Entry title: Cryo-EM structure of the Acinetobacter baumannii Ribosome: 70S with E-site tRNA. The RNA (23s ribosomal RNA, nucleotides 525 to 1256) from Acinetobacter baumannii AB0057 has 732 modelled nucleotides. Rfam match: Bacterial large subunit ribosomal RNA. For this family Rfam cites "Crystal structure of the ribosome at 5.5 A resolution" (Yusupov et al., Science, 2001). The family is grouped with related families in Rfam's "LSU clan". Ions in the entry include zinc, magnesium and sodium. The structure was determined by cryo-electron microscopy at 2.82 angstrom resolution and released in 2020. Taxonomically the source falls in Acinetobacter baumannii (Bacteria, Pseudomonadati, Pseudomonadota, Gammaproteobacteria). Among the 48 different proteins in the entry, which are not shown, are 30S ribosomal protein S2, 50S ribosomal protein L29 and 50S ribosomal protein L32. The 2020 paper behind the entry is "Cryo-electron Microscopy Structure of the Acinetobacter baumannii 70S Ribosome and Implications for New Antibiotic Development". The sample was in a buffer at pH 7.6.
Context: one part of a larger RNA, bound to proteins that are not shown
């Protein structure tokens, strides 16, 4: 030993040993909310982006010179001496320095001076406390807060690997093949030329020692820092090896691969300049309070650096000269709109002029242009680089009431110069991107808490510290899971709620409008859908039904020679028209609220968080309540600034999120003086545990162990705090 995650934390049963026996101590804890390590760099990280197996030691802002500015002491219109002397932290040494007067390039003047011809005007003075010293914060030189190159320069080792050469030595089992040449004979006018023997050459063949490496397994924290094995090449030569020499680093060597030159080679090692340089990564150590940004202009051998402003922080001098609102005075050309310019745009009207035809040319630009439209008129739209016009907001000044120690100035010291998402206003892109460039606001960046299931940048809302108290903001109120299965009208049948357009056509609530109908509204069940129509056509047929018109009337519950699938003209069968019958209102359009299709993806339901939910626990109004944050209030602590106060340290207002930063105030470690002190074998230090006491760094007391040191207090000095650095040594 039946229940799922950064292992804790806020409750909280039982069990077990101790008691000053309790609304008590000391372990352990079933069962329950809530919660995804640290650190660096980031716009941003549980992140599957760096770094750490662990644990002890050691590990990083130093020091000297000058400057320059804040505190503290002396001296003061003065302030101090440096080098040396010295029975030397005293005395003495005044040579030097700094202030005390500027102006101008200078000569020159001088609380006045330069410019200028100027006496004019302008620019720099004329505001009169400084020096030596000690301590602290910058800042130059110096390795300068710490660790890290890839490099280049001196002066030396190195040819026992390997390259090439010299010099002396050694080595190649066995077996083939048959080049010159030479003999002897046949050819012959001498000779060519062929026939046998002989012969033993070759960077000659096959193939063991021996050199070498072409493929393939394996093996590759290996038997091995380049091997094994089964196959492979040359193997008397440009051959392979012993020993012992010479060539040394911008050099050697190289049958030539940038190959080799001690398991290193596009410039070998050793050792020195050397702590070389790094605008670059990484790392930086004890606590507490105060107040806190920036990722923006300009410029740049600049774009991940650095400088000047802008924003931060201390000091001092001033002060309401600031803000926010209400009135008063202003200039605009934006959104909107319009065509009064500048360009486009559509429809109609005149017309200068222009051109066709006609005449064989003259006639004649005369008849005539079927004439045609600039130029002009009248509806008519539309621009960032149009404007006859024209806001709201922002922006500039002067007044006034209230509420905030607001604003300017001189000085120290910084960061920081990669931003991010929403909303509104735009360029660019496809009215695409969690795209990319500005304006102008909030947030994150440097921000916790509650909602949004989870979710930096969305809503609420700014966390000094304590509580088993109350009231509310966004959101909620069937159960997970804190409050309403509350109350009153209406929608929805689709799990719509709880994902998506054109377009369909049907569902349902509401309205304002249309002839409407019981002299009987629609659709259903029955009468008639005609005597004239071989009518009028290409004359072989359309008469109403192929292709264009003709639609003339008649007795008429009622017919137009006629509409439709349906036919060689036809013709039956509907509907155009009218009766009988059941018999009431229910025919056709516009808006409007909720709903329906349109709607296909790949691990597994996955498009309300689950569960489930139809007179809701959906969705529209609304009216009681009550839940719900670190916010607001109640109580009880701490601390900054400012005021008032009758020792004046108690109270009041305002305040106490925080990165990179500036500021202030402390705790602890070693060492010197105070210490010929003080505590200690009647137990130092150090080690392990328990109590206890402050806002922390921490102190103080004692039980065991241990055997000789420690040190108050107040002053001075730092090798003065570790968790990271692929940090360093040991142990595991």
């Nucleotide at each position: 030993a039946c229940a799922a995650g950064c292992a804790g934390u806020g409750g909280g049963a039982g069990c077990a040993c101790c008691u000053u026996c309790g609304u008590g101590g000391u372990g352990u804890g079933a069962c329950u909310g809530c919660g995804u390590a640290c650190c660096u760099u980031u716009u941003g990280u549980a992140u599957a982006a760096u770094g750490g197996g662990u644990c002890a030691g050691c590990g990083a802002c130093u020091u000297a010179u000058a400057u320059u500015c804040a505190g503290u002491a002396g001296c003061g219109a003065g302030g101090u001496u440096a080098a040396c002397c010295g029975u030397a932290u005293a005395g003495g040494g005044g040579a030097g320095c700094c202030g005390u007067a500027g102006a101008g390039a200078a000569a020159u003047c001088g609380a006045g001076u330069c410019u200028u011809a100027a006496u004019a005007g302008g620019g720099c003075g004329u505001u009169u406390a400084g020096u030596u010293g000690c301590u602290g914060g910058g800042u130059a030189u110096a390795g300068a807060c710490c660790c890290g190159a890839a490099a280049c320069c001196a002066g030396g080792c190195g040819a026992u690997c390997u390259a090439u050469c010299c010099a002396u030595g050694a080595g190649c089992a066995g077996g083939u093949u048959g080049a010159a040449g030479g003999u002897u004979g046949g050819g012959u006018a001498a000779c060519a030329c062929u026939a046998a023997c002989u012969g033993g050459a070759g960077g000659a063949c096959c193939g063991a020692a021996c050199c070498c490496a072409c493929u393939g397994u394996c093996g590759u924290u290996g038997a091995a820092a380049a091997g094994c094995c089964a196959g492979g090449g040359g193997a008397u030569g440009a051959c392979u090896u012993g020993u012992g020499g010479a060539u040394a680093g911008g050099g050697g060597u190289g049958a030539a691969a940038g190959g080799c030159u001690a398991a290193u080679c596009a410039a070998g090692c050793c050792u020195g300049g050397u702590g070389a340089u790094a605008g670059c990564u990484g790392g930086u150590u004890c606590u507490c309070c105060c107040c806190g940004a920036a990722a923006g202009c300009u410029a740049u051998u600049u774009a991940g650096g650095u400088a000047g402003c802008g924003c931060c922080u201390c000091g001092g001098a001033c002060g309401a000269a600031u803000a926010c609102c209400a009135u008063a005075g202003g200039g605009g050309g934006u959104a909107g709109a319009g065509c009064a310019c500048u360009g486009u745009u559509u429809c109609g009207g005149c017309u200068a002029g222009g051109g066709g035809g006609u005449c064989a040319u003259c006639c004649c630009g005369a008849c005539u242009u079927a004439c045609c439209a600039a130029a002009c008129c009248g509806a008519u739209g539309c621009a960032a680089a149009c404007u006859c016009c024209g806001a709201a907001u922002a922006c500039c000044u002067a007044u006034g009431a209230g509420u905030a120690c607001u604003a300017u100035c001189c000085g120290g010291g910084a960061g920081a110069c990669a931003g991010a998402c929403u909303g509104c206003g735009g360029g660019u892109g496809c009215u695409a991107a969690c795209g990319u460039c500005c304006g102008u606001a909030g947030u994150c960046a440097a921000g916790a808490g509650g909602a949004a299931a989870a979710c930096a940048a969305u809503c609420c809302a700014g966390a000094c510290c304590g509580c088993c108290a109350g009231c509310u903001a966004a959101g909620g109120c069937c159960c997970c899971a804190a409050a309403a299965u509350c109350a009153u009208a209406g929608u929805u049948a689709a799990g719509u709620g709880g994902g998506a357009a054109a377009c369909g056509a049907u569902g349902u609530g509401g309205g304002a409008a249309g002839g409407c109908a019981u002299a009987g509204a629609c659709a259903g069940c029955u009468a008639g859908g005609a005597g004239g129509u071989u009518g009028g056509c290409u004359u072989a047929g359309a008469a109403g039904c192929a292709g264009c018109c003709a639609c003339c009337c008649u007795u008429u519950a009622a017919a137009g020679a006629a509409a439709g699938c349906g036919u060689a003209a036809u013709a039956g069968c509907u509907c155009a028209c009218u009766a009988g019958u059941c018999g009431a209102g229910u025919c056709g359009g516009c808006c409007u609220g909720c709903g329906c299709g349109g709607a296909a993806g790949a691990u597994g339901u996955a498009a309300c968080g689950g569960g489930g939910c139809u007179a809701a626990a959906a969705c529209u109004a609304u009216g009681u309540g009550c839940c719900g944050a670190a916010g607001c209030u109640g109580c009880g602590g701490a601390u900054g600034u400012a005021u008032a106060c009758u020792u004046u340290g108690u109270a009041u207002a305002c305040g106490u999120g925080g990165u990179a930063g500036g500021g202030g105030a402390g705790c602890g470690u070693u060492c010197u003086g105070u210490a010929a002190g003080c505590c200690g074998a009647u137990g130092a230090a150090g080690g392990u545990g328990u109590g206890u006491u402050g806002a922390g760094a921490a102190g103080c007391a004692u039980g065991c162990u241990g055997g000789a040191g420690g040190u108050a207090u107040c002053a001075g000095a730092a090798g003065u705090g570790c968790g990271a650095a692929u940090g360093c040594u040991g142990a595991c």